An RNA structure (P-site tRNA^Lys(SUU)) with a sequence from Escherichia coli, in which 73 nucleotides are resolved. Released in 2023, the model rests on X-ray diffraction data to a resolution of 3.58 angstrom. The entry has 49 different proteins, among them 30S ribosomal protein S7, 50S ribosomal protein L9 and 50S ribosomal protein L29.
RNA sequence: GGGUCGUUAGCUCAG
RNA sequence: GGUAGAGCAGUUGAUUUUUAAUCAAUUGG
RNA sequence: CGCAGGUUCGAAUCCUGCACGACCCACCA
Numbered sequence: 001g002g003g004u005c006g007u008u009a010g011c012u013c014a015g
Numbered sequence: 016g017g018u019a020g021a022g023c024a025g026u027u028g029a030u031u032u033u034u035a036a037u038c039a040a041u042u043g044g
Numbered sequence: 045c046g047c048a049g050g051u052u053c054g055a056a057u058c059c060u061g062c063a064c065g066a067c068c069c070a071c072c073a
Stems, first nucleotide, its partner, number of pairs: 002068001004066004010023004025041005046062005
Other pairs, nucleotide, nucleotide, family: 001069cWW003067cWW008014tWH009010cHS009021tHH015045tWW016052tWS016054tWS017053cWS018045tHS020044tWH051055tWH052054tHS
């Protein structure tokens, strides 16, 4: 360069 | 799809000679 | 509820672009 997932309390995570 | 939670951390007490444990209320995107 | 625009009466939830992070892929000669 092409494809997928994820940005949430100071830190790790749920909806 | 009608907007927000949990744990630890943070604030104020209680126990302690004092500290942590423990117990009582709370704050916050 | 990362940011800026739209869909909707109403977006942390849907859509589009961008920023960043993790991970995969780049093989036949």
It comes from the structure "Crystal structure of tRNA^Lys(SUU) bound to UAA codon in the ribosomal P site".
On the sample the depositors note: synthesized RNA oligonucleotide based on E. coli sequence.
NCBI's taxonomy places the organism under Bacteria, Pseudomonadota, Gammaproteobacteria, Enterobacterales, Escherichia.
It holds a match to the Rfam family "tRNA". About the family: Transfer RNA (tRNA) molecules are approximately 80 nucleotides in length. The family's RNA type in Rfam is transfer RNA.
Crystallisation conditions: 0.1 M Tris-HOAc, pH 7.0, 0.2 M KSCN, 4-4.5% (v/v) PEG 20K, 4.5-5.5% (v/v) PEG 550MME, 10 mM Mg(OAc)2, 0.0028 mM Deoxy BigCHAP.